[PDB]
Context: one part of a larger RNA, bound to proteins that are not shown
RNA sequence: UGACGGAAGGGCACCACCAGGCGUGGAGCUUGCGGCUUAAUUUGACUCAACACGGGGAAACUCACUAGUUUAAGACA
RNA sequence: UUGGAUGGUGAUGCAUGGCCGUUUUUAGUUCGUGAA
RNA sequence: UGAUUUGUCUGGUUAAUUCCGAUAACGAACGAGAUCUUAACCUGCUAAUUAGCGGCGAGUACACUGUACUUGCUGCUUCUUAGAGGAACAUUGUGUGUCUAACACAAGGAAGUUUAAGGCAACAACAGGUCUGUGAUGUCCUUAGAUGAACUAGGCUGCACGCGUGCUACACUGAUAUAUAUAACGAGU
RNA sequence: AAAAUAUGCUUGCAUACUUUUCCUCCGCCGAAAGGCGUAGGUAAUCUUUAUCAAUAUAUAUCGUGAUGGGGAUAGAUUAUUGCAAUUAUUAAUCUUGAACGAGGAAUGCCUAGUAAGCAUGAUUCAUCAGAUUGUGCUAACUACGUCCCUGCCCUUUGUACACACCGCCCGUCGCUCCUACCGAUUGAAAGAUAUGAUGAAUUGUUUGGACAAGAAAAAUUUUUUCUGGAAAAACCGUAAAUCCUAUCUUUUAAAGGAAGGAGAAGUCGUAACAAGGUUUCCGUAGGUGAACCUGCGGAAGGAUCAU
Repeated sequence: UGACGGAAGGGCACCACCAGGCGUGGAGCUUGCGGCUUAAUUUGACUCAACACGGGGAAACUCACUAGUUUAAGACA
Repeated sequence: UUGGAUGGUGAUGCAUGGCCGUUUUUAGUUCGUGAA
Repeated sequence: UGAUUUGUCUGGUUAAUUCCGAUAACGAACGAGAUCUUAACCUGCUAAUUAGCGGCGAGUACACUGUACUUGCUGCUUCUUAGAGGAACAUUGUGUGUCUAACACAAGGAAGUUUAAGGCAACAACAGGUCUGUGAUGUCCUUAGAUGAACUAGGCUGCACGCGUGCUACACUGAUAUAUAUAACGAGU
Repeated sequence: AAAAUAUGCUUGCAUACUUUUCCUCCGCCGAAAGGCGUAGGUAAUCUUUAUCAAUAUAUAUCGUGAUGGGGAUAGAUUAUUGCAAUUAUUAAUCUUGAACGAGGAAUGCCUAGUAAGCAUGAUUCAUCAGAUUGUGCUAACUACGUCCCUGCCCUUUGUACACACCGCCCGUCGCUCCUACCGAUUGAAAGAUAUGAUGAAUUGUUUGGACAAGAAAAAUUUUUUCUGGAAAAACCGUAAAUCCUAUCUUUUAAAGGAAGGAGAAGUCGUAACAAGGUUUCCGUAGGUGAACCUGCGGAAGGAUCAU
C1' cells in the first nucleotide's frame, strides 16, 4: 500500500431484503452435464460469472470417433 | 523413383496474437509543478 | 530518510473524484455527464409514389325535406410514409436547504428523476474461455500399409441410474363446438 | 447451377431444347395431410398485411366423477423432404388413455404497458421448434422503501494476513530419522593424589677380620702381639617398587523411564491472529487428553489515552 474483520461510521442494489405477486423444486415430457455401457457412444468447459452453454436445432454430407476401403493432391536436384 | 520438403476441425490457451468474458454496470484512474 | 502521501477532502449535496463548499496545494487530463439510437407529443410549415382524402361518372339495394355497396375516370395532405424544425430549463407557485449548491410538494403542461428504453463502457487485473473461426501463431508430434485429402457403413438420440434449464398438466373464472373481433416486427428468384 | 422435355444411337446411353429453383395468391382434385394447373413478385406495387395471430369476448354441450381433466405410451395409414428415413426423420387419420387430485427440504424472477398469460416473424433449414432472438395483443398485485440477511461502494479502525479465511496457523495422538538426559546394575577403565602395610638397591656409621705386612723364640721349625685389609652381617638415613584401601579424573556399558529437534498435505480438535466470534498478556495456583479453562492480584504491549 493492499486485502480481510460473527469491527465502527456512512451510502447502495427486486442478479439483496421488505411488501407481495408469479412461480420453480414433486408428476410426465423436452433439452445440458454426470455416471454406467459400447469397437464408438468424438469433443470443449465445472462457486456463481460451467451446466437449451460451445448460434453446437448431428439421418448421409455431418465428424474430429469406431470398422475399414481408397487416393496422390511428394515443391527442389 | 532415391534424398528432400509440403499439409494437418493432431498436442500444447501455464508459449502466444486477436476476440469475448469476468472483475464491475460503479465512480473510480492518472498527470504537471509545489509541499510532506 | 524513504517506501509512500497531498491534490483525489471536514461538511452539505448527487446515480455521479456531481456540484457547492472547504482546505499545502493550485492547475489539469481520462471515466461519468455531454454525445449517439429508438419510443414518447406538436408544427391550417416540407412532400404524394407503388398511401389516403375529396371531386365526379356508372350500377344494385335501402330511406327522405341521404344511406350502404362495387366497377370507371381524376384539385386536397389530416391520417400512411419520411424529411426538417419545435418542446423541460426544474416553467410557475409554496415549503425546506449554510437559506449557498440544491431538494420536497402542488399547479401549469403531451411529457417533469437526465421523459422511458437502449448503445458506447476508464484505471488496473484475472496465468477465465477460445490455437475445432481465421494463410493470426511459436514450439512438439505426425506427414504415403499418412493423425493429410477422400469414400462406405456404425456411433453422436445408447441406458440399473444421479443432478441442472425448459415445455405440458393437474379442470367448471374450465374443456368441447360454432360465432364475433382483430396484430406488430418481418421475410421472400 | 441443378432438373425436366425433344432428337439420334444400343430398358440404357449420347446430342439438342425448355422450365422449375425463394414466397405462394388464385382455380381444380383430395376427410385430411397433400397433389395437380397456372399468375405476380429484384419487391410500400405480387405472396400480403385499411388485415397474416392467438388469449379476448358471445351463444350453445358437459356438470366434479382421473370425469368428456391429462396426453405420456403403443398399434395399425397415406403423404412429405432427400441416394438413403430401417434408432418410431417429419406429416396427418383412426384407434390406445400411463403418471398427475396444485408439489416436501429448498429456491428464481419481478415496481408500470411492465409482471403474467396468449400468440407469431426471424435464426439454423434439402429435411425441423418444445431452443434462442425479436415483435405484438390481452393489461395484474404491492410497497413506493430499508439496511435486517446477502453482496457491493466510501471514510475510520485493527491486522501476527500478502496466491489475502478451513487463509494464515497451535498443540496433543500416531510414525520414521538423528542427538542429549535420568538409570537399578557392591556399573567400567586407566591416571592422579592421600594413608597404611610390605620393602629391593644405596650414602653414612657400627660389627667384622677370608689374608698381607711387621715384631717374638728355636738351628729350615714354633707361638703371641701391633699395623693395613676383601667378603659377610647390624644400625640409623635415603628410598625405587609391590599390595590393600580411600578420594578425585575420564570416557564408556545397561533393561526401563523421561526429553529435544528433523521428515511426509498422517489422525484429532479449532487454540492464536480481526472484538478471531469469552479483550489480550503477566505473575500465580488448581483443574484438564489436549490446544487449554477457571480463580485471585496486576499491566496495556487495549477494542477506551473523551461529560
Method: cryo-EM, resolution 4.7 angstrom. The entry became public in 2015. This is an experimental structure of RNA (18S ribosomal RNA, nucleotides 1246 to 2090) from Plasmodium falciparum 3D7, with 609 nucleotides shown. Among the 73 different proteins in the entry, which are not shown, are 60S ribosomal protein eL19, 40S ribosomal protein eS12 and 40S ribosomal protein uS14. Sun et al. published it in Nucleic Acids Res. in 2015: "Dynamical features of the Plasmodium falciparum ribosome during translation". An Rfam search finds the family "Eukaryotic small subunit ribosomal RNA" in it. On this family, see Cannone et al., BMC Bioinformatics 2002: "The comparative RNA web (CRW) site: an online database of comparative sequence and structure information for ribosomal, intron, and other RNAs". Its Rfam clan is "SSU clan".